[PDB]
Context: bound to proteins that are not shown
RNA sequence: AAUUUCUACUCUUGUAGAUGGAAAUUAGGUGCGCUUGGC
DNA sequence: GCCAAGCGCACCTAATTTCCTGGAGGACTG
DNA sequence: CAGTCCTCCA
Numbered sequence: 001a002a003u004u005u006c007u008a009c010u011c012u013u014g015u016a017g018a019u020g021g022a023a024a025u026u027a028g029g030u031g032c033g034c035u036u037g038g039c
Numbered sequence: 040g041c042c043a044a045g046c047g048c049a050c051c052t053a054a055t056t057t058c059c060t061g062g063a064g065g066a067c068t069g
Numbered sequence: 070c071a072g073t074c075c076t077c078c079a
C1' cells in the first nucleotide's frame, strides 16, 4: 500500500473478488439538544 | 442510567422511477 | 430561401 470505483491485498510498477450509471425523488437511520412523563 | 411519545439541528444510507436514440420537424442563420 | 442544428416524437 497502487484501483473506473469498492473491499481485501503486495510474488508481481500491480494481485483477488465485486461493481448500473446519471438524474430525480422519497423514506429511514445515527448522533446531539430539548419537553412532558414512565422505570 | 434506560425507556415512551414528540420537536429542532448535523450527516449517512437505501429504495424506486426514468433514460440509455435516429431522424422528423421546424426555428434560427446569413 | 437553403442549409444548419437544436428539439423532441415514436
Base pairs, nucleotide, nucleotide: 005018006017007016008015009014020059021058022057023056024055025054026053027052028051029050030049031048032047033046034045035044036043037042038041039040060079061078062077063076064075065074066073067072068071069070
Other pairs, nucleotide, nucleotide, family: 001010tWS002010tWH002014tHS003007tWH003008tWH004019cWW